The RNA from Brevibacillus laterosporus, together with DNA, has 142 modelled nucleotides. The work is reported in "Structure and engineering of Brevibacillus laterosporus Cas9" (Nakane et al., Commun Biol, 2024). It comes from the structure "BlCas9-sgRNA-target DNA complex". The entry also models sulfate and chloride ions. The entry is indexed under CRISPR-Cas, RNA BINDING PROTEIN, RNA BINDING PROTEIN-RNA-DNA complex. Crystallisation conditions: 200 mM sodium-acetate pH 4.5, 15%-20% PEG 500 MME, 200 mM ammonium sulfate, 10 mM strontium chloride. The organism belongs to Brevibacillus, within Bacteria.

Context: bound to proteins that are not shown
Formats: sequence, structure tokens, C1' cells
RNA sequence: GGAAAUUAGGUGCGCUUGGCGCUAUAGUUCCUUGAAAAAGUUGCUAUAGUAAGGGC
RNA sequence: GACCCGAGGCGUUGGGGAUCGCCUAGCCCGUUUUUACGGGCUCUCCCCAU
DNA sequence: TTTGGAAAGCCAAGCGCACCTAATTTCC
DNA sequence: TTTCCAAA
Repeated sequence: GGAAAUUAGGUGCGCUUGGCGCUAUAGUUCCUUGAAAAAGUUGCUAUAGUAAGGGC
Repeated sequence: GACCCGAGGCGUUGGGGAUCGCCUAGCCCGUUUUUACGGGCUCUCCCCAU
């Protein structure tokens, strides 16, 4: 160095799920800017998107 | 419709790479080292080399 | 143009296999 | 590590 086994670890690859984050929109909410038209901010909830894009 | 792929790796060639091919590839033959050993064959494309 | 450097999606809760280490044993 | 920004 090589085979197998044990105990304790390590690294990697693969899989199924859960929950966020972010974005967009609606309601609600805190409102703010603005002469106005408007534009936008805070929190909560919802709905959608979450590789770009492709195949059955 | 308990749908699928999509950020990884490797192969190649006269020498190298990939968008190609593969992920434990394919497809044959020889051999009593038949769960093994051996030998064949093979896509497309890009750069370089002679 | 050059230099210095910030930002980049994330964690919980499991199911698996491969390979490897350290120690210990029997062996070629 | 990488894109690419703002500073130098």
C1' cells in the first nucleotide's frame, strides 16, 4: 500500500417538505409632499411572479 | 397532471475546447480471468497545429 | 483611466447514498 | 469570487 469489520468523525452528491425575503397589484393603515393635477412613505392582510427562457 | 428541463461536473483531439455528447455513455466481437479479462466501432461544431 | 471595494437571497427539518480520516482487529 | 460603482 491492499480486503473486511467496529467505534467516533469529516467531505460531497442526490431527494422530499416547511417558512421567509424581494417584486407587482388591491384593500386597510401611518401619513407626507404638492397651489393643483398628482406622486409617494409606514405597518397588516390578500392575490400573483420568483432564474432568464425552453420542451410533453 | 403527486408534469419535466433550465446556475454542476466530465468526454473529445494530430493538440485543445464546446452551445455537441454524456453523467456512472452507447453498440458489437474474441476469450472458460464470462458478475471477469481482452479488442473493435461510433454525432455536430469552434480555435490551433501540420 | 486606474484604485479601492461593497454587494451578492436566506434558514428549518428531515430522508438517502458515495468517498475519506482517526483509533482498534484479522489478514496478503 | 464577480460586477461595476464612485473615488482618486